[PDB]
RNA sequence: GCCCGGAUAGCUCAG
RNA sequence: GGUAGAGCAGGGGAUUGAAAAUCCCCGUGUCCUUGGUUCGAUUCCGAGUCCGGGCACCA
Numbered sequence: 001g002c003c004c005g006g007a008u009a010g011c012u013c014a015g
Numbered sequence: 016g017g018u019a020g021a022g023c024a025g026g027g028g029a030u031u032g033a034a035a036a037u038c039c040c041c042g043u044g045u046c047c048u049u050g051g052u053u054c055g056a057u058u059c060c061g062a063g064u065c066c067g068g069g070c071a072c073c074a
Stems, first nucleotide, its partner, number of pairs: 001070006010023004025041004047063002050060002
Other pairs, nucleotide, nucleotide, family: 008014tWH008019tWS009010cHS009021tHH015046tWW016053tWS019044tWS020044tWH024042cWW031033tHS049061cWW051056tWH053055tHS056059tWS
């Protein structure tokens, strides 16, 4: 440079 | 598509002579922006912006 994912309460993760 | 939960911490109660711990009660969060759209889109979505994992430079 280029694609994949991540963003959820005071702290983390199931949607 | 049907304005959102769980553990733990805090707090109230209950047991103790007092606490730790165990049981109960409670409490919320703009789930990243622009756009489609419902006569109601954190999600269906669609483009773009911030952190982790891989492919990619030469004879």